[PDB]
RNA sequence: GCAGCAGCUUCGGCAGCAGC
Numbered sequence: 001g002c003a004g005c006a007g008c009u010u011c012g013g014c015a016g017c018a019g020c
Stems, first nucleotide, its partner, number of pairs: 001020002004017002007014002
Other pairs, nucleotide, nucleotide, family: 003018cWW010012cHS
């Protein structure tokens, strides 16, 4: 970087999962 999945959230914060 590629194709998904998953949060809550005071909107300031973060917080990530298996794989190519």

Overview:
An RNA with a sequence from Homo sapiens: 20 nucleotides with solved positions. Lineage of the source: Eukaryota > Metazoa > Craniata > Primates > Homo. The entry also models sodium ions. The entry is an ensemble of 5 models. The PDB entry is titled "NMR solution structures of CAG RNA-DB213 binding complex".